[PDB]
Context: one part of a larger RNA, bound to proteins that are not shown
């Protein structure tokens, strides 16, 4: 298979619990194991201890001679000791120790940030140099162009050691440093002592007019002369026709402080008045009076512009100005292939693809936050406020949010739908079983998370509290010629310990992923106990073996002769018989596999040799009163030995004990435990 059944009675009919009983492919462990295909495997008990043993690196063409050392005859790309160059190294792999709204989840804010690596990109201040000279500051220049130690490496050395170490001497880097343009963008400000109408054409363009003096008292070397503006008068104007221009001066390219700048909400009637705009008589203009822009106009090219980022959501970007800044001022004084030309060809001059190289933005991704939701338990309930407990307040501070924190106020917050305290394991995926409803688990291989010697603490980086990083403490470890020194497998094998309890110092670096250089691979060629392969590995899943037939014996079974029977007929079945006849195992030409190493072979070729009928080439294992299959007893046994899940055998003729047949289940898997579903 959505049953149970067995066990209380003198029976009866009853509530009612034990026993069984099915799982659990979980854990141990017993027996017991044919291929063979598919296979998880020291959590657990002590995250006990740990020798051991091995487990982050790597360059291309595309930073860097050093004369080591190699290479070649030699050269000689190379290569390269061996270094300075980078990037990673902080995803692993192990574990759950650790934990309980804390976390893991669905769900989510992150306008409460910070963000190597990458695509997507974009960019203007200079002065270098040099010259020359000279002030060492200028002049000048077609300006071409920089700078400084330090590795490996030499000696010498030290020391028991160690990760033990000096010291000097020697050059190179895309590390250091200076950064090095003298060329150019539209673009701000602030002075003026400054100049005062720019460029043509017939018909023609703007962006045009500069346009103040006198002068009280008072002011110039003590007799010139400007201005003040009080008066006073000029283009109005009782003191400046500026606008335009010319010049000077201060960066206008990152931040950061300050300030400002963020839509498409009635009719205003229309007037004044202040205001531009406009249009009007001539004159080439200048000038010249005139009227308008609202009851009204029609010409010289002649009356009302080109400006509302970015989300429902910003104190958001974006810009200006002020004031400022010890990261950008990447803007090239470094380094490949690859090519031009000139030159020879180098130099030089060019042209092409790559490095070093900064800001913004994107991923990326890491912090940070909530609602939602999680497991014992009240003889567990009140907790909760020295400050931090709620809150409010200025600022700290911090990546930023916030009591985060101070400091200052207030006087809170929680909880019986239970708070706080106590219980218990990480938590998710999931897992597990139940018709159905449901129980149960989630060590581990799914993911989040945790963690990581104990114990804290920190430096660095884009990044950890980072564990095969530091530091210091705690335990605990090593080494020492015992100055000191010094360790840390919850990696991965190993070991040891524990303990019921769990496999290798195996191959290999192929596929995967993973990383790093990123195949001159022109010298094949990174790196890997991740990982992958074997090995260990009867937890599990696949699929299986002991073989066909036939004759005789023989059965036993049926139809009839027959009485039945023999027989014959009608079927099936047995065997020491009998045999020919079946026939993989199992192993081997091997062509043929694998990083390797391996796990089968076509069954050819001496057209493969081999190779079953058997104790073979092998069958377990637990029972036979019920439950629960299956003695009727062969023997033994004797309340003994011993048996019995429970129930109850057993003092002898026991139906369950002993032992033997016999038989039975179920089976290469059974027995057990313990849990744990039903």
């Nucleotide at each position: 298979g959505a049953u149970c059944u067995g066990g209380u009675u003198g029976a009866u009919u009853c509530u009612g619990c034990c026993a069984g009983u099915a799982g659990u492919c979980a854990u141990a462990u017993g027996c017991u194991u044919g291929u063979u295909u598919c296979a998880a495997g020291g959590a657990c008990u002590u995250a006990g201890c740990c020798a051991u043993g091995c487990a982050u690196g790597c360059c291309u063409c595309a930073g860097a001679a050093u004369c080591a050392c190699u290479g070649c005859a030699u050269u000689g790309c190379a290569g390269g000791a061996a270094u300075c160059u980078g990037c990673g190294c902080a995803u692993g792999g192990c574990u759950c120790a650790u934990u309980a709204c804390a976390u893991c989840a669905g769900a989510c804010g992150u306008a409460a940030u910070c963000u190597g690596c990458c695509g997507c990109c974009a960019a203007a201040a200079u002065u270098u140099u040099g010259c020359g000279g000279u002030c060492u500051c200028c002049g000048c220049a077609u300006u071409a162009c920089u700078g400084g130690a330090u590795a490996a490496c030499u000696u010498g050395g030290c020391g028991a050691a160690a990760c033990g170490c000096c010291a000097a001497g020697c050059u190179a880097a895309u590390a250091c440093a200076u950064g090095a343009a003298c060329c150019a963008a539209u673009c701000g400000g602030a002075c003026g002592c400054u100049c005062u109408c720019u460029u043509u054409u017939u018909c023609u363009a703007u962006g045009u007019c500069g346009c103040g003096g006198c002068u009280u008292g008072u002011g110039u070397u003590u007799a010139c002369g400007c201005a003040c503006u009080u008066g006073u008068c000029g283009u109005g104007g009782c003191g400046a026709u500026g606008a335009g221009a010319c010049g000077u001066c201060c960066a206008g390219c990152g931040a950061a402080u300050g300030a400002a700048u963020g839509a498409a909400a009635u009719u205003a009637g229309a007037a004044c008045c202040a205001a531009c705009g406009c249009c009007u008589c001539c004159a080439c203009c200048c000038g010249g009076g005139g009227g308008c822009a609202g009851u009204a106009a029609c010409a010289c090219u002649c009356a009302g512009a080109c400006g509302u980022g970015u989300u429902g959501a910003c104190u958001c970007a974006a810009u200006u100005c002020a004031u400022u800044c010890c990261g950008u001022g990447c803007g090239a004084a470094a380094g490949c292939c690859g090519a031009g030309c000139c030159u020879u060809u180098u130099u030089g001059c060019u042209c092409g693809g790559c490095g070093u190289c900064u800001a913004c933005u994107g991923a990326c991704g890491a912090a940070c936050a909530a609602c939602u939701g999680c497991c014992c338990u009240a003889u567990c309930a009140g907790c909760c406020a020295g400050u931090g407990a709620u809150g409010g307040c200025c600022g700290u501070g911090u990546a930023g949010u916030g009591g985060a924190c101070u400091g200052c106020c207030a006087u809170g917050g929680c909880g019986u739908u239970g708070a706080c305290g106590g219980g218990a394991g990480c938590g998710g995926g999931g897992g597990a079983u139940u018709a159905g409803g449901g129980u149960u688990c989630g060590a581990u291989u799914c993911c989040g998370g945790a963690g990581a010697g104990g114990g804290a603490g920190c430096c660095u980086g884009a990044g950890a509290a980072a564990u095969a990083g530091c530091u210091a403490c705690c335990a605990c470890u090593u080494c020492u010629a015992c100055g000191g020194a010094g360790g840390g497998c919850a990696g991965c094998a190993g070991g040891c310990g524990c303990g019921c309890a769990a496999a290798u110092u195996g191959c290999c670096c192929a596929a995967u992923g993973u990383c790093g250089a990123a195949a001159a691979a022109a010298u094949a060629c990174g790196a890997u106990g991740a990982g992958g392969c074997a090995g260990c590995g009867a937890a599990a899943a696949g699929a299986a073996a002991u073989a066909g037939a036939g004759c005789c014996g023989a059965c036993c079974g049926u139809g009839c002769c027959c009485u039945a029977g023999u027989g014959c007929a009608u079927g099936g079945u047995u065997g020491u018989u009998u045999u020919c006849a079946a026939u993989g195992g199992g192993g081997g030409a091997u062509a043929c596999u694998c990083a390797a190493a391996c796990c089968c072979a076509u069954c050819c070729a001496a057209u493969a040799u081999c190779g079953a009928g058997u104790a073979a080439c092998a069958a377990u294992u637990g029972g036979a009163g019920g439950a629960c299959a299956a003695g009727u007893c062969u023997g033994g046994u004797g309340c003994c030995a011993g048996c019995a899940c429970c129930c109850g055998c057993g003092g002898u003729a026991a139906u369950u004990c002993c032992a033997g047949c016999u038989c039975c289940a179920a089976a290469a898997g059974c027995g057990u435990a313990u849990a744990u579903u039903a």